The RNA (23S rRNA, nucleotides 2004 to 2868) from Psychrobacter urativorans has 773 modelled nucleotides.
The depositors describe the entry as "Cryo-EM structure of P. urativorans 70S ribosome in complex with hibernation factor Balon and EF-Tu(GDP) (structure 3)".
An Rfam search finds the family "Bacterial large subunit ribosomal RNA" in it.
The sample was in a buffer at pH 7.5.
It was solved by cryo-EM to 2.74 angstroms.
The entry has 52 different proteins, among them Large ribosomal subunit protein bL9, Large ribosomal subunit protein uL5 and Large ribosomal subunit protein bL34.
The 2024 paper behind the entry is "A new family of bacterial ribosome hibernation factors".
Context: one part of a larger RNA, bound to proteins that are not shown
C1' cells in the first nucleotide's frame, strides 16, 4: 500500500485480523466505549555515531584590536659635566 | 656621555577681533616634550579562527596503543577477546675476531680462627650449574669458563632463499680488496637466538667532479656517508591546540544504551533429598547445620534480537481479568492434638479479602479495625479513559567540584497531558434474509450469563473436657455487616409552567391590583416523577459423581492390606437445583388458531405511554377514554380580589380554611385520533415409507 479487517494456544525479525492447529461465527446500520491496531501527529530532544554546527568559557592554539615600551621622522638651539 | 634653560617647529577641547562653527590674526599658556607615522618588544578570550583520538559486550571513567617470550593455537605456517602469565625501548672496544686450554651446582668427608655456608684437599656430580639482560627453543665440537695476540664491529657486493598487501624485515654460501688470530686446513662481515626501536618532509655536518639559467666561477642543487623524533595515539594529519552546553541545532542508527517485550536462568523465590543437631527423653510435632537435586520467571542480574522517519517513565484514580506456591471460610492427616486456641501438611480458586496518620511514594512504621485485610501474572494490566505528587527541559538558589563557561542516583521553590474512532473487541438497540405456503400468538430447552462471601446472640450447656483457669464438636432459634435487585407506601433528597413573603427597578394612564428584570432576583415551603440514606427482598443447608481423607470385604502374597475384582462415606470445589436471556439450535425445534382470484394479517399514518437517543416495545384510532382540554375529587401553599369594620397611620380583622393548585385519581366525546394507502395471494417441489 490493499482488504472478503474474529478468539484461543502456538510460530516466526523474538508480543499476529492476515502463518499453523483448533474454536467460534448469518448479511447490514444506529447509539456508546477506547483494550489492541506496537493506534494518528512531529525523518527521537533521551542515548550513541559524524575527523557534523553553532554559541559559551579558559592560565588549549594562533592570530587580531586595543594599550602599552623604545628607535626613527615631524624636530630646533644654547650653558654645563 | 645626563641634566639645566630657550623658542622658532608642534599643541591649546584659554582670551580679543573675525555675525555663528571652524579658520587666520594678536595675546596668553604650554613646548621639542605632547601628539601622530613607520618599526619593535610587552599585554591582551576585548574578538576572531580553530582543535581537544581511537578501541570499548552502550558511552563515560579507568584501562589499553609500538616490540620479544609462553598459553590459548586444535603435533606444518598462520589464527581473536577489555583471554591467562611475564618482559623491552638496553648493555658490551670487550660483553667481539681469532689460537689455545679448561669445566659446572651441589651431597658428604678431613681441616685454625671458620659457622649452615668463606679458603683448602678427597669422593660422586650430562649439567639438578651458568648463558649482561625476561621466557621459550638450545649450548661438549660446549653457544658456558680462562689466557695471548687482535679489530672481519671491514669495502664492494651477493647466487638462492623465508616472510611478505605494500612499505619493510630475515638467512645467506660464494667471489674481489685489505687485515686479524693460528703450524696449518682454517675461521672471522659484531656477541647462542629471538626485544633493544621510527617512513617521508625539513635543516645540519663528513666527501664526491655530478650540475651550475650569457660566459668562468661561485650560490644552491644532486649524489655517497653521518646527525636532529616517548613524532609511545610507535604506517608518524600540522611545525602550532583544552574544555562547557539543561539554551541549543543539524545528518544519521534499534549497527548502540535508558522503557517494556525476547533470549537465558548465575542470582532470587519456592520445593524436594541427606540426617548432625535443636527439640528436657525423642533426627524427622515442629525446625534443619553441613552438603545434593530440580520447578519457576519471580528478585538482582547477563545479552544486544525487536522498536530510535517516536513501543510515554513512577505513583494515585477508575475499571478489570487471570494463575494458585490459599489470607478467611470449607474438607481432611499428624500434632509436644485435654478443651478454648492453635502448629504443620494434603484438598480446595466458589465467594470475599479495611479506612485513616506519615510520606510523591510502590512500599514501610503507626492507630483502629476485620472472618480475612493472600502472595502474583497481565507493556512491573490500565495517560488516544482521567490525574500530574515524583523523575526528567527551559529560571532561581543552597552545600559540594571547576580558574571558568558549567556540574551533581544532592537538595529546595517554579514549571502547556492533542487527537470528533475506520477496522478489531466490547456494552446496548435496530433494519434485512432465512427457517420447504403465509399469519397471530404461546412455548421447549442445544446452551449462555449472573449469583455463591460471612460476623455475633441464644439454646445445647457452664454440659464434654480440665487441678483449676477456662470451656466445646455435632444439632437448632434469631439478629446483623459487606454485596446485589426491585421499588417509592413510609423517612428524607429534589422538585427553574405549584403557592406564598420580600429588596431594588420599569411598566400595565392612575390608586388598588398585577406583570417584566435583576442566578428561579432573593427567601419559605410543596404535587407527581426520579431518586438513597428509606422499604422490601436474595445469596438454596437440597440432589448427583467426586478431592483429599476415612473405609468394608477382599486376594495378589496362607498373614497382613481402602483395591487389583465388588461394596462404602466424604468440601464453600464441579454438573444440576434458584434468577435472567436463549431455535440464525441453517440440527432453524413444538403446540393453539386463522387465511389463500391481493386472503388472514403486517405496515405506512394519526392520538400517545412510568416505553424510548433514533429505533423498537405498549395502547388507542369513532363499533373510541389514546392524548389535551373538562367536571368531580385530592395535594400542596396558607387565608386572594372586592368590599366593609378598628385604627391617623404601618396594620390588624371579617367576608372565608379563603383563592390559586404542574406531572396526581376517577369520570366524561369538547377538540384531535379519515374503514385511506401500500406489503402480503390464488393450497404450497421431488423421491421413498406407512396408511388410505
Nucleotide at each position: 500500500g490493499a482488504a472478503a479487517u474474529c478468539g484461543c494456544a502456538g510460530u516466526g525479525a523474538a508480543g499476529a485480523u492476515g502463518c499453523u492447529g483448533u474454536g467460534u461465527a448469518c448479511c447490514c446500520g444506529c447509539g456508546g466505549c477506547u483494550a489492541g491496531a506496537c493506534g494518528g501527529a512531529a525523518a527521537g530532544a533521551c542515548c550513541c555515531c559524524g575527523u557534523g554546527a553553532a554559541c559559551c568559557u579558559u592560565u588549549a592554539c594562533u592570530a587580531c584590536a586595543g594599550c602599552u615600551u623604545u628607535a626613527c621622522a615631524u624636530u630646533g638651539a644654547a650653558c654645563u659635566u | 656621555g645626563g641634566g639645566u634653560u630657550c623658542u622658532a617647529a608642534c599643541u591649546c577641547a584659554g582670551g580679543u577681533a573675525u555675525a555663528a562653527c571652524a579658520a587666520u590674526a594678536c595675546c596668553g599658556a604650554g613646548g621639542a616634550c605632547a601628539a601622530u607615522g613607520u618599526a619593535u618588544g610587552g599585554u591582551g578570550g576585548g574578538u576572531a579562527g580553530u582543535u581537544u583520538g581511537a578501541c570499548u559486550g552502550g558511552g563515560g571513567c579507568g584501562g589499553u596503543c609500538u616490540c620479544c617470550u609462553c598459553c590459548u593455537a586444535a603435533a606444518g605456517a598462520g589464527u581473536a577477546a577489555c583471554g591467562g602469565a611475564g618482559g623491552a625501548g638496553u648493555a658490551c672496544g670487550a660483553a667481539g675476531g681469532u689460537g689455545c686450554g679448561c669445566u659446572c651446582a651441589g651431597a658428604a668427608c678431613g681441616g685454625u680462627c671458620g659457622g649452615a655456608a668463606a679458603u683448602c684437599g678427597u669422593u660422586c656430580a650430562u649439567a639438578g650449574a651458568g648463558u649482561a639482560u625476561a621466557a621459550a627453543g638450545g649450548c661438549a665440537a660446549a653457544a658456558g669458563c680462562g689466557c695471548g695476540c687482535u679489530u672481519a664491529a671491514c669495502u664492494g657486493c651477493g647466487a638462492g632463499a623465508c616472510c611478505c598487501a605494500c612499505a619493510a624485515g630475515u638467512c645467506g654460501a660464494g667471489c674481489a680488496g685489505g687485515u686479524a688470530c693460528g703450524a696449518a686446513a682454517g675461521u672471522a662481515g659484531g656477541u647462542c637466538u629471538u626485544a633493544g626501536u621510527g617512513a617521508u618532509c625539513c635543516g645540519g655536518u663528513g666527501g664526491u667532479u655530478c650540475u651550475g639559467u650569457a660566459u668562468g666561477g661561485a650560490a644552491g642543487g644532486g649524489c655517497c656517508a653521518u646527525c636532529g623524533c616517548u613524532c609511545a595515539a610507535c604506517g608518524g594529519a600540522u611545525a602550532a591546540a583544552a574544555g562547557g552546553u539543561a539554551c541549543u541545532c543539524u545528518g544519521g542508527g534499534g549497527a548502540u544504551a535508558a522503557c517494556a517485550g525476547g533470549c537465558u536462568g548465575a542470582u532470587a523465590c519456592c520445593g524436594c533429598c541427606c540426617a548432625a543437631g535443636a527439640g528436657u527423653u525423642c533426627a524427622u510435632a515442629u525446625c534443619g547445620a553441613c552438603g545434593g537435586c530440580g520447578g519457576u520467571g519471580u528478585u538482582u542480574g547477563g545479552c544486544a534480537c525487536c522498536u530510535c522517519g517516536a513501543u510515554g517513565u513512577c505513583g494515585g484514580c477508575u475499571c478489570a481479568u487471570c494463575u494458585c506456591a490459599u489470607c478467611c471460610u470449607a474438607g481432611g492427616g499428624c500434632u509436644g492434638a485435654a478443651g478454648c486456641a492453635g502448629g504443620u501438611c494434603c484438598u480446595a480458586a466458589g465467594g470475599g479479602u479495611a479506612u485513616g496518620g506519615c510520606u510523591g511514594u510502590u512500599c514501610g512504621c503507626c492507630a483502629u479495625u476485620u472472618a480475612a485485610a493472600g502472595a502474583g501474572g497481565u507493556a512491573c494490566g490500565c495517560g488516544a479513559g482521567c490525574u500530574g505528587g515524583g523523575u526528567u527541559u527551559a529560571g532561581a538558589a543552597c552545600g559540594u567540584c571547576g580558574u571558568g563557561a558549567g556540574a551533581c542516583a544532592g537538595u529546595u521553590c517554579g514549571g502547556u497531558c492533542c487527537c470528533u474512532a475506520u477496522c478489531u473487541a466490547c456494552c446496548g438497540u435496530g433494519g434485512g434474509c432465512g427457517u420447504u405456503g403465509g399469519a397471530a400468538a404461546u412455548u421447549u430447552g442445544a446452551g449462555a450469563g449472573g449469583a455463591u462471601c460471612u460476623g455475633c446472640u441464644c439454646c445445647u450447656a457452664g454440659u464434654a473436657c480440665g487441678a483449676g483457669a477456662g470451656g466445646a464438636c455435632c444439632a437448632g432459634a434469631g439478629u446483623g455487616g459487606a454485596c446485589g435487585a426491585a421499588c417509592c407506601u413510609c423517612u428524607g433528597g429534589u422538585g427553574u409552567u405549584c403557592g406564598g413573603g420580600u429588596u431594588g427597578u420599569c411598566a400595565c394612564g392612575c390608586c388598588a391590583g398585577u406583570g417584566g428584570c435583576a442566578u428561579u432576583g432573593c427567601c419559605c415551603g410543596g404535587u407527581a416523577g426520579c431518586u438513597a440514606c428509606g422499604u422490601u427482598c436474595g445469596g438454596a443447608u437440597g440432589g448427583g459423581a467426586u478431592a483429599a481423607c476415612c473405609g468394608c470385604u477382599g486376594a495378589a502374597a496362607g498373614c497382613a492390606u481402602c483395591u487389583a475384582a465388588g461394596c462404602g462415606g466424604g468440601a464453600a470445589g464441579c454438573c444440576c437445583a434458584c434468577c435472567u436471556c436463549a431455535a440464525g439450535a441453517u440440527u432453524a425445534g413444538a403446540u393453539u388458531u386463522c387465511c389463500c382470484u391481493a386472503a388472514a394479517g403486517a405496515g405506512c399514518c394519526g392520538u400517545u405511554g412510568a416505553a424510548g437517543a433514533c429505533u423498537a416495545c405498549g395502547a388507542c384510532g369513532u363499533u373510541g377514554a389514546u392524548a389535551g382540554g373538562c367536571a368531580g375529587g385530592g395535594u400542596g401553599u396558607g387565608g386572594a380580589a372586592g368590599u366593609g369594620c378598628a385604627g391617623c397611620g404601618a396594620u390588624g380583622c371579617a367576608u372565608g380554611u379563603a383563592g390559586c393548585u404542574a406531572a396526581c385519581c376517577u369520570g366524561u366525546a369538547c377538540u384531535a385520533a379519515u374503514u385511506g394507502c401500500u406489503c402480503g395471494u390464488u393450497u404450497g417441489g421431488c423421491u421413498u415409507g406407512a396408511c388410505c